Record summary: Keywords: ALTERNATIVE MRNA SPLICING, FRONTOTEMPORAL DEMENTIA FTDP-17, INTRONIC MUTATIONS, STEM-LOOP RNA STRUCTURE, TAU GENE EXON 10, RNA. Solved structure of RNA (TAU EXON 10 SPLICING REGULATORY ELEMENT RNA), 25 nucleotides shown. The depositors describe the entry as "NMR STRUCTURE OF TAU EXON 10 SPLICING REGULATORY ELEMENT RNA". On the sample the depositors note: THIS SEQUENCE OCCURS NATURALLY IN HUMANS. Method: solution-state NMR. The entry became public in 1999. The work is reported in "Structure of tau exon 10 splicing regulatory element RNA and destabilization by mutations of frontotemporal dementia and parkinsonism linked to chromosome 17" (Varani et al., Proc.Natl.Acad.Sci.USA, 1999).
[PDB]
C1' cells in the first nucleotide's frame, strides 16, 4: 500500500528507554 500491531539489538533491563525492521494483500 489496503490496513496496523510488532520483532529484535545494545543495556539501566524484563513493568524505563533509544535505533531499526517486518505482517498483511
Nucleotide at each position: 500500500g489496503g490496513c496496523a500491531g510488532u520483532g529484535u539489538g545494545a543495556g539501566u533491563a524484563c513493568c524505563u528507554u533509544c535505533a531499526c525492521a517486518c505482517g498483511u494483500c